[PDB]
C1' cells in the first nucleotide's frame, strides 16, 4: 500500500450529539418540576431577500478598450436656393446612448480548513452557442462578434440548500398504410433572386412686415421724418424661467453656484425680389412599372402639295428592356405532332388568375 | 363546292412500334408473330387465315 | 374522231404481293420496379431535456429480513 | 343634196360598252375561283352641297354710276327763347344705311368639242312684268324705275340630271233657272275725292346751385373770401372705359396702334331772372269739326234812360262756310202734286242710324 | 162750327188720260168705247145705256 | 113790301147736254219687251299653270305582235 | 137858400162806363169771328212789398237840444300801499252808447183837384196814457219825462183797400146763498217800512328775478364785469298784426293812407324790501244780527291775600239797541181777572213756527 | 198738613149784573123779579115761595 | 179754676133779614141788528174793445116787394 | 292724705252738650213751621292726602362728618409695545355716585294745655336687631358699622283716629310610635375648606395711506413738486351740534350766556417698519387639572458602535405636587385576618359613580 | 398532578373565645360546662359522655 | 439486604390524654340597655306675633238684673 471475505453502521449543505425517543422547543405555569404534544438541535459555510451605513473610481455599478447608433463642429466633392442658407457621399474630430451568451459557471492543480467551503492560478490565443457577414442565396464552410480588470465596505434579521427519479417533453423512426413507371445524370419549364440601362411618382427652405401718433404743405387732400408691431432665421451670449440641484436654512423662500430651457420671453439679423399659365429644370436616395411568338403601326420624320390630303421609312421604350444565377420545385424531355383545335384580325393563338 | 396559304399550338395515349381485346386480370397486361432493331434460325405448298394493293360497279369534263 | 382526270369512304367475289421460329427491346442517358422514393404511421429499444412522489443513504416491499452504494473494526495474502 | 318605200335598231345629260345578262358591285372567304343576289358600267358635261386654301377690289360680295331714305356741317328764308340755342322751309355739301323683276335666263350666229356643253357677239336704246307718279280718280293709255362691269384661285368627296303626262288649278261662259218695263244717251240724287277759306286741339328748351371748413367782429349773433357738391347744356379734345380688334405673346396678360362710347366717368360753358290769376301770344306740319228749306234770334253794336230796363240794326262763322268733280251705285226723270200727311213754335217739317 | 193764312212735304198707282173688272190670266192684262193727239171716217133717231149738267124736298139770316 | 145768300153728300122720277167706227200713242229722249241686262248656273271644247304614276325613245294592251318619234344599212327618181 | 112829399136810382178808396150781360179776360185756334166759361172795367188815390239808383247832412236814419249810462282826462276832500300808483266823495270837460208814447195819428181851417186825397196851419206852452219822483208809503193828487225840425230822389212790378155787425172780451154788479153782535170814531196788538246809533263780515295792488358764456386768482374752489331770461305795471308812441278798411289793380297780392289790436309781440320804467304767530289796524259803499215781562249774572273791575280764594259794584252791548210812522189787517178794547193755570230755577211764564 | 210769599199769566162766557132752564125756539133767548142805575110807582100780613145770615150736631189746643 | 180758636163742604128742622108793580139799560164811544158789511154770486140792460158772416148801399126774409141811408127829377111853401 | 264700704254714672283721639231722643243733619218746600227718616254734634288735638305759594342751606331735601364705589391727574414700583403709549400694584389729590335699621319711635322729667297733645331735657358713649370682618370655618363671643344737626313757610279741603280679643300662625315638645349594642372621650375614615409650590388655558395697542388734476422730460412712457381722501391716536381748545337749559320775548325763534356732546363733525399729532413657519419670550389677576398600595417604564440622559442597534441610570411632574385644619357626618376602631376572594401583567387588586 | 412566591385585599359573625341548637323566644338567647382571665373551690372512679390524639386498613418510591 | 417518605377527609372497635363547682366578664377608653339617642308624633299649657267680630267702658247673657275697670257723692278711720 492494496485486493478480498465477513462484521457493524448510515438524519434531506458539511461537522459534531442523540439514534425512533435523551436534548431543543411548544402548551401549561405568577413560575420550577412533572405531564402532553414534536424527531431534530448546535456550530460552520452558500444563496438569496429585508434593513443599516455611506466608504469606494465603482448599483445611477465603475475603469480602460473595441463596436454599433445618433446628434455637434471641420473639411473635401457634389448639387439646389435671390441670399442667410442648404439636400446627398466621403473622411475627421468630439459628444451623448446603447451592447457584452454558456460563463458571478465549469473541471484540474496548489493552499487554507476534519469537512462542507473559500483563494490562486490552469485549461482558454479554447469548446459549445448565438447574431451578422462572406462563399451570391437550403445546408454546410469560413470570418467576425458575443473585452478585460474590478467593486458594491465593517452590521443584524429571515429564509432556503439535499437525494430520488414517477410522469411528461424532444430527436432516433422499424413495422403496417397511401401514392407513384423508382431512385441517379443532364437537359428544359415555370417560380425566385441579384445586376445594369430606361420611364414615372417623391425628393433639396426664408420670410416677403409698417398701425397709431408726430411734423410740414394745402380747404373736402398729400408729402415727410421715425417707428409699436408682424413674419422669417439662428441663439442657451446676456436677459428671464424651471412643482430643476445644491448651497444658504433652526425647516423655507430669498439669494449665490451650477445645469436644463431658444415651443414661450429675449437677443441678433433679416424680410430683396415677384405678371399669369405652360413648356423646360427638378441630385442622391426611396417607392413603383415589365409573359411567349407572329403581324398590324396613334406617334416621330421624309418627300409633294396652298392644304384636305397623299406616298414612304418607322417605332409597344404607344413604358418597360438586357443580362445572370445557386438550392429546391415540377418534367418520359421521345414519338403523337408542327397534327387536332383556334383564328388570319388590327389584333389572333397560348400562357396567367 | 374545289384551289392556295398564314399565324399560333395541344391533350390523351405511348416501357421498340401498329391494330385489337379484357372494367369478375386496366396491367413495366394478354393477342396477331402485324411492322423495326440486334443474334439465332427455317408451312418446302396446298388447305386456310390476316394484311396491302389491284378489279366490280353509280355519278361527270374542255377542244 | 384524238388527248385527260376527279371519283365512290366499306361491303361481297376475282386476282397479286407479303407473312408464319425462338430470345431481347423501359424513360434524354442509365437504372429498378418483390425495389425504390414521397406522404402517412411513427411501435419498442436507445438518447438528451425535465422534474412528481418518497426520503433518518438509495432502489422495491402490508410491515420486519434481504439487493446496490458508503464507512471503521476483525480475518487473511502480496 | 332631197323626198320615198321597205329593213334591223333604240338605257331616265352625253359619248362608248353590253343588250334582259357579259360586265360591274354585293355575299361568302384567311383569300382566289365558283355560286348566290343585282342591270346597268366607265369616261365626259352640267348644277348644288360638304370640305380646303386665303389668292382678289371682290361672300362682310366688289367696283362705277342712279335712286331713296337717315343722321352730320354750312348757307338762305322764316319763327320761337331771357341767353347758349332752337322748330319749319328750300338748296348744297360729306358720311351712313338701303335697292336692283323675268334675267346666273331664253333665242340665233360664230367658234372648240365626235356629243353633252362650254367660250364670244346679237336680239336688247328690246318684250313681258311689277312698282311708283301723271291723265285728278276704276279701266286703260303715257312716264319713271327694276344701272352696267366683274370676281367668289389651283383641291378633294357625296348627291342630283331625263321623259312622260293622271291629277288637280285657272280663264273664257252656252244651256237651264231667279230677278227686273231691258238696253243707250243726258239729268238728278245719294255716296265718295280733291280744293280754297273759317274754326279748335297740338305744335318750338335751360337749368335757376352753395353743406362742412376757414377768417373776422360780436356775449346768446353777424359778416367776409373761397368753394366740396349739385343742376343744366355741349363735347369721342385730353382723360377713362370695351367679355373691342390688331399687334406684342410659346398662350395670355400689360403696352403700343387704331376703332366705339359722352347714359356713366371726365372736360368745358353756364346757372341771369321771376309775385300770382286772368287775358293776349302761340310759325310749319299733324289731328278733329260741317243735312235741305221756312224761320226765330244767347250775343255783339247804336240811340235813350241814373239804372231797372225799353226802342233799334244784326249775327247758327250761336263752328263750319264756298267752289270742284271722273269712273260707278241708285232713279219713269213726267203726272199724282206743292196734293195728302205733319206742322205753325222758338224751332217745324223732310232727310240720316 | 164759318173764314182766311204760312212751312215743309210723300207715297201708291200710272205703257196718252178717267172710270170699273179679274188673287182659277194681277198682265207692255181686259171692258167703256169716257177724254186727249194723228191719219182716216161715218146710230141719218127710234128704242136702249152711258155719263155729265139742271128739277123734286129738309134746315136758316139781315135790315 | 124790297135785295141777297149757304145749302143737304146720293138715292129715285123730271128734263138738257154729250158719245156710238178703225188703227195709232212705251219712260226726260230714244228703244226694246219670244227680247235684254244683272244675278246664279258655270257643262262641253280650248288655253295657260302644274305636275303624279310609269319608263332600256313615247302611247295604249294579261302578254307578245301592231301605231307615232328617232337612227343607218339595202332599192330608187330628180 | 132851406124844410115838406111822391117818383126813379144805388158797384167793397174815388171818378167814369155797364147795370145781371155788353165790355174786360180766360179757354180754344196758326190766326180772326163764332162758341163757352167770367161780372166787373178803365183811369186816379192811399198803404205796404219787391227791385233800381247812390242822390243827400240824413236807413247805418239825419241835424240840434235834453236826458241817462258807462269809459277816459283834469281837479278837490278822504284813505290805503315801501314806492309806481290807487278805493271811494264831489265838481269839471270830453268821447262812446242809449231813449224819444197815443202820435208818420186825429179834428178845423185855407188852398188845389169832379172826386178820393194832398198840402199849410192851427186845436196843441193841450188832452189822455205810462214811467219815475215827492206828497214818506195804498188809492189820489203834484211835479217831470215822453224834444224840435227833416229827409230816404227821378223809375218799374205786384199786392191790398170798404161796408157791415155775429161771437167773443172787459167794466158796471141787482136777486139768491154763506157768514158775522154790522158800520162809524178813537184805541190797542201784530206785521210792515223808515230812521239813528251798536256789533260782525266783506270791502282798497306790484312784482320781489340772474342760466349758460367770459375774465381773474386759486389744485379739488372762489370772485368780479355784465347780462340771455323770467315777474311786475303802463303804453296803440314806434315796430309789429288783422279771414280790417280805403286806394292800388285787368282781378288780386304787395306798397301806401286810415282804423282797431298793449291777451299776444315790441318798447319803456321797475324787480326796494323783508323771522314766524298773535295783538293791533282795516274808509265808502254792502251783506248780516235784534219778542214782552220778572230774576239771576260768564266777563270786566275794585279791595283783600303769597296765592288758591273771598269780598264788593256791575253788565244780555254775554250782539244787538233806541226811536217814528202812513195805509191795510185783526180786536166787546170793558168785565171775568192780576183769577185759573205754570213756575220760583239760574232760569220761568206768555209770544213765535 | 198750617203759615208766608213770588213771577208770568190766560181762555170759556158776558147786549146793564147774578144764578137757573132750552140741542122738536142755542138765540140782541125764556124764567126770577135776584142785584145795580134812571124815570114813574105801590102783598097794607096771612099763607107761601126764593134767596142770605144765625143756631143742631162731630172732631180739637196752651197755660 | 180763668181767657180764646180753627172748624165740618149739604142736606133736614129752628129763627132773623130781604123781596113781591112797569118802562128803559148793546160793545171804549156812537150806532144798527127785517137792517149793515165781507165772500159767493154775479141775471138782465148799458157801456168800451173786439171783429166772424154777408155784401152791385144797410137792416131782415125761401125769394120778389115793404123799413133806414144816400141822390137828383116832378109839385108846392116861405 | 290714703284705705275703706255703698251710692250714682259711663259715646269709638280730648273737652263740651244730650244721654236712646232734644240737638244737628237729610228728605220735603217757592220758603217757615210740622211730619218723615237719623244718634250723635260742636270746638280743640294727631296723621294723611289732595291743593295754593315759591320763601329756604333744605322735595332734586340740605349742611357737616365717616364709609364705599366708580372715574380722573400726579407720583413710586413692576411689566408690555418700534413709538404715541399702555397692563398690574400701592399710595395721594379732585369729582362723581351711593348708604344711613328699630327709631320723625319708646320711656322718664319739666314747662304750656281742663284735657288730647304740644315743647325740651334725659336714658342713650345705651339696649335689641341687621351686615361685615375676626376667632379660620357651624353655633357662639368680640369688633366695626347703620353720622349727627336741620328744614319742607303763612292756607284751603277732606279723609281718619279708639277699644275689644275670635280665628290665625310661630316657639317650647310631654305620651305614643318607628330605628338603633345608646350616650361620653379618643383614634381613624370619607367629605369639606385653607395654604404653598408646579403645570397649563386666558391675560398687556396703533394705524401702517396717496385718486384725480398739475409741471417736466420722453412716441406707444418715465419722473417731480405737492395733495383730496384713507386709517390711527388724542382732545369739550376752537368749530359744529342739542325735540338741552336760562336770558331775551306780546309768544317764539335768532343772538347771547351756561352746560352736554369726541360715536358723528372739526382740530390737533401720527401713519416708522416689516420674508414665511416653527421655536423662544409671555406681568399681575382669572380659570382649569390631582385616588390608595405594590410594580412597570413613552421620555430624557450616559457609554458603544458607521450605523441600525445594545448596554446602563431614570422619571406618571408621562400634569399635578406637598402641608394644615375646626365643627359635622360616618364607624365595635378588636378578632376574623395579612385570611378568603382577584391577581403576577405592563398594569393588577381595592376605592370612586 | 407536587413545590416555591409575589401584589394587592373584603365581608358576614363577634356582648371574653369555640362548637352546636331555635325562624311558635333571632335575643345583652339557650347548651356544654369545651377553652381564657380574676376570685373562691372541689365525680376520691366505676358507670357513662364529650373532646383531641394514638392504632385498624388501602394506594407508593429512590439506591 | 441497610436507611427515609406522602398518605387516605369520616366512618367504626382499640387504647391514651382531658374535663365535671359558683360567681364574675360589653365595644379602643368608658359606659347604659325597663334605659339612652335620632326620627316620627308633636297634645297639653303657657309665651310672642297676628288681629276678626262686637262696641253710648269691658267681659258674658232672648233681654233686663249680676261681675270686672273708671270718675264724683254720702258714711267711716288713721
Nucleotide at each position: 500500500a492494496a485486493u478480498a471475505g465477513a462484521u457493524u453502521u448510515a438524519a434531506a449543505c458539511c461537522u459534531a450529539g442523540u439514534g425512533a425517543a435523551g436534548a431543543g422547543c411548544a402548551u401549561u405555569u405568577g413560575a420550577a418540576c412533572a405531564a402532553u404534544g414534536u424527531g431534530c438541535u448546535a456550530g460552520g459555510g452558500u444563496a438569496g431577500u429585508a434593513u443599516g451605513g455611506g466608504a469606494u473610481a465603482a448599483g445611477u455599478c465603475g475603469a480602460u478598450a473595441a463596436c454599433u447608433a445618433a446628434a455637434a463642429u471641420g473639411a473635401a466633392u457634389u448639387g439646389g436656393g435671390a441670399u442667410a442658407c442648404u439636400g446627398a457621399u466621403u473622411g475627421a474630430u468630439u459628444u451623448u446612448a446603447g451592447u457584452g451568451g454558456u460563463g458571478g459557471a465549469u473541471u484540474u492543480u496548489a493552499c487554507a480548513g476534519c469537512a462542507a467551503u473559500g483563494u490562486a492560478a490552469a485549461a482558454a490565443g479554447g469548446a459549445c452557442u448565438a447574431a451578422u457577414a462572406g462563399u451570391a442565396a437550403a445546408a454546410g464552410c469560413u470570418a467576425u462578434u458575443a473585452a478585460u480588470c474590478g467593486c458594491a465596505a465593517a452590521g443584524u434579521a429571515c429564509u432556503a440548500c439535499g437525494u430520488g427519479g414517477a410522469a411528461u417533453u424532444u430527436g432516433u423512426g422499424c413495422a403496417g398504410g397511401u401514392g407513384u413507371a423508382a431512385g441517379g445524370u443532364a437537359c428544359g419549364a415555370a417560380a425566385c433572386u441579384u445586376u445594369c440601362g430606361a420611364g414615372u411618382g417623391u425628393g433639396a427652405c426664408a420670410a416677403u412686415a409698417g398701425a397709431c401718433g408726430c411734423u410740414c404743405c394745402a380747404g373736402u387732400g398729400g408729402a415727410g421724418a421715425a417707428u409699436a408691431a408682424u413674419c422669417u432665421a439662428a441663439g442657451u451670449u446676456a436677459g428671464g424661467u424651471g412643482g430643476a440641484a445644491g448651497u444658504g436654512u433652526g425647516a423655507g423662500a430669498a439669494g449665490c453656484u451650477u445645469g436644463g430651457c431658444a415651443g414661450a420671453c429675449c437677443u441678433u439679423a433679416g424680410a430683396a425680389a415677384a405678371c399669369u399659365c405652360a413648356a423646360a429644370c427638378c441630385a442622391a436616395g426611396c417607392g413603383c412599372u415589365u409573359u411567349g411568338c407572329a403581324g398590324a403601326g396613334a406617334a416621330a420624320c421624309u418627300g409633294a402639295g396652298a392644304a384636305a390630303u397623299c406616298a414612304g421609312u418607322g417605332u409597344u421604350u404607344a413604358a418597360c428592356g438586357a443580362a445572370a444565377g445557386a438550392a429546391g420545385u415540377c418534367g418520359g424531355u421521345a414519338c403523337g405532332a408542327g397534327u387536332a383545335g383556334c383564328u388570319u384580325a388590327a389584333u389572333g393563338c397560348a400562357g396567367c388568375a | 363546292g374545289u384551289u392556295c396559304a398564314a399565324g399560333u399550338g395541344a391533350a390523351a395515349g405511348u416501357u421498340a412500334u401498329u391494330a385489337g381485346c379484357c372494367a369478375g386480370u386496366a396491367g413495366a397486361g394478354c393477342u396477331a408473330g402485324a411492322u423495326c432493331a440486334u443474334a439465332c434460325a427455317g408451312a418446302a405448298a396446298a388447305a386456310g387465315c390476316a394484311a396491302a394493293g389491284a378489279g366490280a360497279a353509280g355519278c361527270u369534263a374542255u377542244u | 374522231c384524238g388527248a385527260u382526270a376527279g371519283u365512290u369512304c366499306a361491303g361481297c367475289c376475282u386476282c397479286u404481293u407479303u407473312g408464319g421460329g425462338u430470345a431481347u427491346g423501359u424513360g434524354a442517358c442509365u437504372g429498378a420496379a418483390u425495389a425504390a422514393c414521397a406522404c402517412u404511421g411513427u411501435a419498442a429499444a436507445c438518447a438528451a431535456a425535465g422534474g412528481a412522489a418518497g426520503c433518518a443513504g438509495g432502489a422495491a416491499g402490508a410491515a420486519a429480513a434481504g439487493c446496490c452504494u458508503a464507512a471503521a473494526u476483525c480475518u487473511g495474502u502480496u
The RNA from Enterococcus faecalis JH1 has 1976 modelled nucleotides. It was solved by electron microscopy to 2.94 angstrom. The reconstruction used 225,901 particles. It holds a match to the Rfam family "ROOL RNA". The entry also models potassium and magnesium ions. Ling et al. published it in Nature in 2025: "Cryo-EM structure of a natural RNA nanocage". It comes from the structure "ROOLefa-octamer-wild type".